[PDB]
Context: bound to proteins that are not shown
RNA sequence: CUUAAAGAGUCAACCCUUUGCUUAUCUUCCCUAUUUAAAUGUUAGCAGCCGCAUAGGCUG
DNA sequence: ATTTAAATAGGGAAGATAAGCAAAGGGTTGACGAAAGCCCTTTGTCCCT
DNA sequence: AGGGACAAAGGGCTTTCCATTTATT
Repeated sequence: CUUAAAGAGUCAACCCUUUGCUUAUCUUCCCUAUUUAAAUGUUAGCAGCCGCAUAGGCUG
C1' cells in the first nucleotide's frame, strides 16, 4: 500500500398546410476670430579649346 | 533644416393611442436473477485376494 | 499389486418469489 483489483450500448426514421399592419403631424429663435513676422545656408557649381583621354591643363 | 502661442462649443418643450399572436397528429422495441433443490459425474480413500 | 467399491465437490437445469410515487432545468 488510493470504497484498491475488472468490463463494447448497439440498430432505423418525411413536420406541415394557410395569411393586408394600417391612419395623421410647424424645430425655432440668437451671435466680432483676432493679433505677430527677412527664408537662408557662397547654392551652382557653368559655357570650350588644348589634347587619345571620360588623365591633366587653360579660358572668362 | 525648419512649420507659434493664447481665449471658448448655449440655454428650453415634447417623444401618440386602438385592434388582434390559428388549428389538428404522433412520441419504438429487444437483451442486462440469486438462493435452493435435484441428479449425474469424477476423483480422494480404504479395501481385498 | 490394481480394478472395483464408498462417498465426496463441482456442475448443468429447473424452479422461485415478486411488485413505486414522479417533479426536477